[PDB]
RNA sequence: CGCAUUCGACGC
RNA sequence: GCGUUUCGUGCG
Numbered sequence: 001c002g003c004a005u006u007c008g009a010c011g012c
Numbered sequence: 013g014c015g016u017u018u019c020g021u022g023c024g
Base pairs, nucleotide, nucleotide: 001024002023003022004021005020008017009016010015011014012013
C1' cells in the first nucleotide's frame, strides 16, 4: 500500500 | 431489506 476475513453500536 | 460507524485476525 493492496486484498480476504472477524466484531460491537446506531438510524430508516 | 438498506445505510452510517466501530473492532480483532490472516496473506502478498
The RNA has 24 modelled nucleotides. The work is reported in "Nuclear Magnetic Resonance Reveals That GU Base Pairs Flanking Internal Loops Can Adopt Diverse Structures" (Berger et al., Biochemistry, 2019). The structure was determined by solution NMR and released in 2019.